This is an experimental structure of RNA (Hepatitis Delta virus ribozyme), with 70 nucleotides shown. The structure was determined by X-ray diffraction at 3.4 angstroms resolution and released in 2004. The work is reported in "A Conformational Switch controls hepatitis delta virus ribozyme catalysis" (Ke et al., NATURE, 2004). Rfam match: Hepatitis delta virus ribozyme. For this family Rfam cites "Structure and replication of the genome of the hepatitis delta virus" (Chen et al., Proc Natl Acad Sci U S A, 1986). Rfam describes the family as follows. The hepatitis delta virus (HDV) ribozyme is necessary for viral replication and is thought to be the only catalytic RNA known to be required for viability of a human pathogen. The ribozyme acts to process the RNA transcripts to unit lengths in a self cleavage reaction. The ribozyme is found to be active in vivo in the absence of any protein factors and is the fastest known naturally occurring self-cleaving RNA. The entry also models sodium ions. Crystals were grown from: EDTA, NaCl, MPD, Sodium Cacodylate, Spermine-HCl, pH 6.0, VAPOR DIFFUSION, HANGING DROP, temperature 277K. The entry also contains U1 small nuclear ribonucleoprotein A, not shown here. The entry is indexed under HDV, ribozyme, RNA, U1A, precursor, TRANSLATION-RNA COMPLEX.

C1' cells in the first nucleotide's frame, strides 16, 4: 500500500495544525 | 480528492530509505533478515 464488518456521526468550504515503509 | 471518529477482522509489494539484530569479511555478478499503518486536530465562516 488495497478489501471488509460493528457502531457512532446532520451536513459544504476557510486558517493553521498534525501523521506515515509503501505520491505530499 | 493523500490521509486525520471508535472498536474489530482479510490481505499484499518492497528492504528504496529510516531503525535494530547478525556479520571483522579478498572483490571484479546484483544479491544478510527484521519492525514500523499498533499512524495523525482544533477553532471559525456560513
Nucleotide at each position: 500500500g488495497g478489501c471488509c464488518g460493528g457502531c457512532a456521526u446532520g451536513g459544504u468550504c476557510c486558517c493553521a495544525g498534525c501523521c506515515u515503509c509503501c505520491u505530499c | 480528492u493523500g490521509g486525520c471518529g471508535c472498536c474489530g477482522g482479510c490481505u499484499g509489494g518492497g528492504c528504496a530509505a529510516c531503525a535494530c539484530c547478525a556479520u571483522u569479511g579478498c572483490a571484479c555478478u546484483c544479491c544478510g533478515g527484521u519492525g514500523g499503518c499498533g499512524a495523525a486536530u482544533g477553532g471559525g465562516a456560513c